[PDB]
Context: bound to proteins that are not shown
DNA sequence: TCGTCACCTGTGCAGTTTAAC
C1' cells in the first nucleotide's frame, strides 16, 4: 500500500494485587 | 511466581454500484 466499515481466525498480552 | 479481570495485537477478505447530501 486511497480508505472507511465489518467479520473471521490466530497469537497471546496488559493492568491490579500479595 | 501466581490469582484475578480484562482484551489487546496481526492478518485476510468483502462491500449501498461501500465512500456521512
Nucleotide at each position: 500500500u486511497u480508505a472507511c466499515u465489518g467479520c473471521a481466525c490466530a497469537g497471546g498480552u496488559g493492568a491490579c494485587g500479595a